[PDB]
Context: one part of a larger RNA, bound to proteins that are not shown
RNA sequence: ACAAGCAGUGGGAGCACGCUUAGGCGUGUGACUGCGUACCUUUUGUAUAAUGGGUCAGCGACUUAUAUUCUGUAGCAAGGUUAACCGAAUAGGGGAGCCGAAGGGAAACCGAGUCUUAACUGGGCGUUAAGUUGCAGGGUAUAGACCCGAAACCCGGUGAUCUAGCCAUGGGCAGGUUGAAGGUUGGGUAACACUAACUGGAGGACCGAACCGACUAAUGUUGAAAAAUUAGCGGAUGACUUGUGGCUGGGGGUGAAAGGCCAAUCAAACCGGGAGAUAGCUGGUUCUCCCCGAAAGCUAUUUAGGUAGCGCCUCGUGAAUUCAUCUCCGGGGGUAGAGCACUGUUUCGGCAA
RNA sequence: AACCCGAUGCAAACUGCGAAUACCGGAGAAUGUUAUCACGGGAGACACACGGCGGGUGCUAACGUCCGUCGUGAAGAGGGAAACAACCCAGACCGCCAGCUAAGGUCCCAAAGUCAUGGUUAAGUGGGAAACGAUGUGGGAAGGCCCAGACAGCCAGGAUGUUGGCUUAGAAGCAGCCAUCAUUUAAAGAAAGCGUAAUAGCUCACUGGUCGAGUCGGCCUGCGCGGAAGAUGUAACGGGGCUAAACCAUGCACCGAAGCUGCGGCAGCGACG
RNA sequence: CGUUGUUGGGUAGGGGAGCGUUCUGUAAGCCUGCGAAGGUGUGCUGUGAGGCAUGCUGGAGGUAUCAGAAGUGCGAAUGCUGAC
Numbered sequence: 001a002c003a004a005g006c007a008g009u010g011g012g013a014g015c016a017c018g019c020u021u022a023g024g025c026g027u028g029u030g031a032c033u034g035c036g037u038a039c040c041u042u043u044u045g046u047a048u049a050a051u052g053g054g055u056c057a058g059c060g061a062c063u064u065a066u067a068u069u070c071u072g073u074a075g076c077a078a079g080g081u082u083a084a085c086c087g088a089a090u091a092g093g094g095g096a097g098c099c100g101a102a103g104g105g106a107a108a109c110c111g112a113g114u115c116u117u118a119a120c121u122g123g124g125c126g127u128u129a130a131g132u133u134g135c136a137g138g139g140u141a142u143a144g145a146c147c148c149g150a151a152a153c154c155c156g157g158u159g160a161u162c163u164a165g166c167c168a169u170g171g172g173c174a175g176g177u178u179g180a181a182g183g184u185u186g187g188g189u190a191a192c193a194c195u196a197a198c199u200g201g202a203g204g205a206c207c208g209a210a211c212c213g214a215c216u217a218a219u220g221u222u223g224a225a226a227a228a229u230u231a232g233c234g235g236a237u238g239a240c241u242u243g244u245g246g247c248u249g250g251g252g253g254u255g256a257a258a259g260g261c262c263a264a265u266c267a268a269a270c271c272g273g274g275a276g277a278u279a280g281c282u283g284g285u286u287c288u289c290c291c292c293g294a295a296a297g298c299u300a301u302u303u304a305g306g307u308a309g310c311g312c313c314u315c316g317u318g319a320a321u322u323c324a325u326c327u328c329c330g331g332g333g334g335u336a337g338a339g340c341a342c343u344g345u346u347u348c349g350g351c352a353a
Numbered sequence: 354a355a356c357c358c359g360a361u362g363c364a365a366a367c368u369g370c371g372a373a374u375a376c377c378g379g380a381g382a383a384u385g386u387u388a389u390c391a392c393g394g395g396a397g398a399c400a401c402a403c404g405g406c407g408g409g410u411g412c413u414a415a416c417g418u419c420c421g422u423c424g425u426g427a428a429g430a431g432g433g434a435a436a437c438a439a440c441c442c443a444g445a446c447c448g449c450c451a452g453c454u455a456a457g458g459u460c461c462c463a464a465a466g467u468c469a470u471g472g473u474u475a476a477g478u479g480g481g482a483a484a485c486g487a488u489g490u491g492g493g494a495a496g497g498c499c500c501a502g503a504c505a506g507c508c509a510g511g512a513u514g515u516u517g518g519c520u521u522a523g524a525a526g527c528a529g530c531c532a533u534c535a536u537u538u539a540a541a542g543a544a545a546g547c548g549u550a551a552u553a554g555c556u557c558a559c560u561g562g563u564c565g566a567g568u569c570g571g572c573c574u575g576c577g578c579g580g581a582a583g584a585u586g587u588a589a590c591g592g593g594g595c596u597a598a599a600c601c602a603u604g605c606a607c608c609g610a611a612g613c614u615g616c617g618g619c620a621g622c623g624a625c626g
Numbered sequence: 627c628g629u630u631g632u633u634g635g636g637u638a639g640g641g642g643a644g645c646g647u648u649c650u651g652u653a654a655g656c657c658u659g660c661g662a663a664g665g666u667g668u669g670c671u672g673u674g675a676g677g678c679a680u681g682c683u684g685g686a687g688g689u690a691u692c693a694g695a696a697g698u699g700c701g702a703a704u705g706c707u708g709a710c
Stems, first nucleotide, its partner, number of pairs: 008035004014029007039052001041050001054710006064143013079099003085093002103110002113125004146284002149281001153274006164248009173238001175207003178203001182199006211235003215232005250266001252262003287644006297310005312397001313395007322388001323385003326381006337370001338368002343364003347360004401426010431442003446618004451614003457608003460593003466605001468604006479595001485579002489576005496569003506563005512536003517531003542557001545556003619634005645699001647696005655689003664683008
Other pairs, nucleotide, nucleotide, family: 012030cWS012031tHS013030tHS038053cWW039702tWS040051cWW043045tHS044426tSS044438tWS060700tWS060703tHS061284tSS061700tWH062285cHS063145tWS075080tSS077130tWS078100tWS080132tSS082096tWH084094tHS087089tHS087091tHS102111tSS103113tSS104114tSS104124tWS105107tHS105108tHS112126tWS117119tHS143145tHS148282cWW150278tWH151277tWH152275tWW159250tWH159263tHS160163tWS160247tHS160248tWH160253tWS164254tSS173209cWS174208tHS179200tWS179201tWS179202tHS180201tHS181200tHS188193tHS189191tHS210236tHS214215cHS220225tWS223224cHS223225tHS224228cWS239256tWS249262tWS250269tHS251268tHS255258tWS283703cSS288674cSS293638tHS294637tWH295398tSS295428tHH296427tWS298399cHS308399tWH314640tSS320387tWW332375cWW333374cWW334335cHS334371tWS335372tWH336371tHS340342cHS340364tWH342367cWS346361cWW351356cWW352355tHS353354tHS386621cWW386622cWS386632cHS387389tWS394640tWS396639cSS397638cSS402439tHS403439tSS411414tHS411415tHS426438cSS429444tSS429445tHS430444tHS430611tSS431610cSS432456tSS442455cSS445635cWS454610tWH455609tHS456609tHS458465tWS459465tHS464608cSS467598cWH474476cHS474597tWW475596tWS476596tWW477478cHS478597tWH480594tWW483581tHH484580tHS487577cWW494571cWW495570cWW499566tWS502564tHS502565tWS502566tHS503565tHS503567tSS505564cWH510539tWS510540tWS511558tHS514515cWW515543cWH517543tHS520528tWS521523tHS521524tHS523550tSS524528tHS525551cHS526544cSS526546cWH526555tWW527547cWH527554tWH537541tWW538540tHS539560cSS541542tHS541558cWS544545cHS548553tHS549551tHS549552tHS586587cHS586588cHS590593tWH594598tWS597599cHS636637cHS644675tSS645675tSS646698cWS652691cWW653690tHH658686tWS659686tWS661684tWS661685tSS661686tHS662685tHS662687tSS663684tHS
């Protein structure tokens, strides 16, 4: 064990068990019932049949140094502060310096002015604001600079025990066929030539095991095996095959040439290093609460999925009835509509070149 | 057929006209936590989407594309639209087993009217679909004809010069083409049809009788009908079902949200007790 | 330093305020074998991160307060290691 879905949540019976005002209450379970399609990421928008995660535990991403600016805070203040160094000194010394108290000009130079110009009625920048040194913090710069991740580039080594070619030195090829040249003899010829028989034993010759290959199919495909097995297939005295050892090294080798092969790796091997290459790309980015709160536009761009200024957000500071709605007042429109004088288009009638 | 004149339209790139809005400026009041502006610290963003309105493009095709402008989503939960980012209603500080409402709803699923009154529909229309078709049915206005007999049905007549002519093989109402008559009439087409070589025949139009009260066809309008074929399974109301539980009009109740109110609590900001 | 008016949905993002972890001083103090840290329950408690107490386990450490410093918080990265 008649019951349909993110499995909870709101309601809720019953049962069990604690307690005990005896009213109930607590704990476990949860029939039945309303509502209800995980999370992250990425997006205009995801229950999505888009991404990521089998689960747990541990680890795993905005740092550090220096420089610079702003804010807070502390000291001192028209000043502030020292560096290296000395000193046993977190003291003290050391004021070399640095920043500030003046600016203008390209500069000479002038100076609360100065520049412009021949000169300003002028005009630009200034005078009319306290700085500085710590400490904490926000941002920026240089550094791997939030973490993880390329394909690659360069440098120095290691590899020819696989494989490619070559070098030296050894080995292998059952069995069965075919019958080249040449030779001998006879015939033939002036001498050949030529011809028959016999002999002879050639060949990247023939059939076929070993051996070397790999054309077809089935099987196998988390295999018996990171390339095989089974049945068939090709070569099989050769440009054959095989053992041992050797030589050629990476923009290099070797290649009967397929970019093939160079240790299960090749349109540039492998190992270590430059090294945290770079990655305007993708992914990820970990406790809490409170306030505010966008954009997906414009402009520019070897720009278009990047970035910069502006627009829009936030925080701080200061400032005016500064701003908005409505009413009233002053304006410019050429759109909607309409119209056909104009520019075109169009129909009918009349008239007439 | 220019031109010209009269009449008629058409235009994003026509204008002898011309709004609403919008925008700029000025003044005034109320309201608003300065909502404004400037300067400085920190950004993010520069893939937008749908809906409404005005347009280009496209087929006034697209959940298409490109602008303008507003709304929502984005970055917004709640209620409604069966389910449904972008539509409708509405902006969630927290708690309540209080109350009132919005859109949308009130027969059962499923909270609230089997509500009231007066109509419409018979199609399950409601709950897909056009040109077009039809004595479906409701309402309105105006006509024609009509006891001098309408309108049907029915009984009749329904012709004669003449076969109108011409043409035509033939063509005589009815091939075609011209005419287009007269005549008797109650009335009869130089024929609306079938038919026939042509005629005829068979009708009809027209008209008389009979019959005894309405009848006929247009217009406008409400609601329906046909037009209407699709692939897993009813499957084009969410379902059940419904003749109202549909539709129109009017009215009064109620339900209904995280809106509003009530009670309790927390926090930010603006004046300082 | 009264009470009142009003506000309190939010991604990117800006601002503000906190919790907890390890370490330094305070601390030769304080707590702890009459039971530390850690583990596992329970009850209470704050708006939250959390806090407090206590049963059991454990068997020697722990550390208030106020300051100071960060290898300071993980569920995702076809994350890394181990276990299953």
The RNA (23S rRNA, nucleotides 526 to 1261) from Escherichia coli K-12 has 710 modelled nucleotides.
The sample was in a buffer at pH 7.5.
It was solved by cryo-electron microscopy to 1.87 angstroms.
The entry is indexed under RIBOSOME, fusidic acid, EF-G, antibiotic, FusB.
Among the 50 different proteins in the entry, which are not shown, are 50S ribosomal protein L9, 30S ribosomal protein S17 and 30S ribosomal protein S3.
The work is reported in "Structural mechanism of FusB-mediated rescue from fusidic acid inhibition of protein synthesis" (Gonzalez-Lopez et al., Nat Commun, 2025).
The source organism's lineage runs through Bacteria, Pseudomonadati, Pseudomonadota, Enterobacterales and Escherichia coli.
It holds a match to the Rfam family "Bacterial large subunit ribosomal RNA". Clan: LSU clan.